Source information:
An RNA structure, in which 16 nucleotides are resolved. The work is reported in "The ROQ domain of Roquin recognizes mRNA constitutive-decay element and double-stranded RNA" (Tan et al., Nat.Struct.Mol.Biol., 2014). The PDB entry is titled "Crystal structure of the ROQ domain of human Roquin in complex with the Hmg19 stem-loop RNA". Method: X-ray crystallography, resolution 2.9 angstrom. The entry became public in 2014. Crystallisation conditions: 0.1 M Tris-HCl, pH 8.2, 0.3 M calcium acetate, 12%-14% PEG8000, VAPOR DIFFUSION, SITTING DROP, temperature 293K.

[PDB]
Context: bound to proteins that are not shown
């Protein structure tokens, strides 16, 4: 160092 869900992720998809 916002937070939380979902997912087979050298990472995506959505919520408050």
């Nucleotide at each position: 160092u916002c937070c939380c869900u979902u997912c087979u992720g050298u990472g995506a998809a959505g919520g408050g």